[PDB]
């Protein structure tokens, strides 16, 4: 930098 | 509502004050 | 606590199409 | 419950 997985504030 | 196209606020972060 | 930003070139409100 | 996902966090390359 890249791929998921989670998922905070907030929208919905 | 499910797909398509359009899509703008919130918030968070950075930076400058 | 205010301001600009963009990776948000996003989608989630708000319009449109199809079914 | 659920949908989004730019700070963290985990595992991968």
């Nucleotide at each position: 930098c890249g791929g998921u997985g989670a998922g905070a504030a907030g929208g919905g | 509502g499910g797909c398509a196209g359009a899509g703008a606020a919130a918030c968070a972060c950075a930076c400058g004050a | 606590u205010c301001g600009u930003g963009g990776u948000c070139c996003a989608u989630u409100a708000c319009c449109u199409g199809c079914c | 419950u659920c949908c989004c996902a730019g700070u963290c966090c985990a595992c991968c390359g």
Loop A and Loop B Ribozyme strand; Loop B S-turn strand; Loop A Substrate strand: 61 nucleotides with solved positions.
The 2008 paper behind the entry is "Structural effects of nucleobase variations at key active site residue Ade38 in the hairpin ribozyme".
It comes from the structure "Minimally Junctioned Hairpin Ribozyme Incorporates A38C and 2'O-Me Modification at Active Site".
Method: X-ray diffraction, resolution 2.65 angstrom. The entry became public in 2008.
Ions in the entry include sulfate.
Crystals were grown from: PEG 2K MME, lithium sulfate, sodium cacodylate, spermidine, cobalt hexaammine, pH 7.8, VAPOR DIFFUSION, HANGING DROP, temperature 293K.
On the sample the depositors note: solid phase chemical synthesis at Dharmacon, Colorado.